[PDB]
DNA sequence: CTCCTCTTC
């Protein structure tokens, strides 16, 4: 630093 | 806008 995911958060 | 959290090239 590059994804794949959050009935993850403001 | 930003952040956390699983992961994997």
């Nucleotide at each position: 630093g590059a994804a794949g995911a959050g009935a993850g958060a403001g």
Solved structure of RNA, together with DNA, 19 nucleotides shown. The entry is indexed under A-FORM CONFORMATION, HYBRID, ADENINE BULGE, LOOPED OUT, DNA-RNA COMPLEX, DNA-RNA HYBRID. Released in 2000, the model rests on X-ray diffraction data to a resolution of 2.3 A. Crystallisation conditions: MPD, LITHIUM CHLORIDE, SPERMINE TETRACHLORIDE, CACODYLATE, pH 6.0, VAPOR DIFFUSION, HANGING DROP, temperature 293K.